[PDB]
Context: bound to proteins that are not shown
Molecule: RNA APTAMER
RNA sequence: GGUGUCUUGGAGUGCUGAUCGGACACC
Numbered sequence: 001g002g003u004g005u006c007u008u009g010g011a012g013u014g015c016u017g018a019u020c021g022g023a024c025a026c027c
Stems, first nucleotide, its partner, number of pairs: 001027007010020002
C1' cells in the first nucleotide's frame, strides 16, 4: 500500500459527512 473491519475530536464546508489517510487481523 491492497482486501475485510474499525477509526476522532485522525484529517476534512459537510449546511457536519462524503471523500481521503492510518491501525488491527490476513496478504